[PDB]
Context: bound to proteins that are not shown
RNA sequence: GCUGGGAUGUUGGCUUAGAAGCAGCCAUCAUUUAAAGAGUGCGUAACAGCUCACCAGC
Numbered sequence: 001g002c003u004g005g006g007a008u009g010u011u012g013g014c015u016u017a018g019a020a021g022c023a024g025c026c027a028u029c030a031u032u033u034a035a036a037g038a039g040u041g042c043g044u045a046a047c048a049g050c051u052c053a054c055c056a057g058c
Base pairs, nucleotide, nucleotide: 001058002057003056004055005054007031008030009029012026013025014024037052041050042049
Other pairs, nucleotide, nucleotide, family: 005035tSS006053tHS010038cWH012038tHS015019tWS015023tWS016018tHS018045tSS020046cHS021039cSS021041cWH021050tWH022042cWH022049tWH027038tWS032036tWW033035tHS034055cSS036053tWS039040cHS040051cWW043048tHS044046tHS
């Protein structure tokens, strides 16, 4: 660099018309893991979707 994975409680609690990793406040544990943050940024009305962390193969 390329490809694939990036999972479960769960849309965490609050707030809010909504607030689902990603307006804001609080918390940031646990599980299954090779690995995967209660999530880096984009994005949605909120979801979705893209991306990053991280892991694997080459």
Molecule: 23S RIBOSOMAL RNA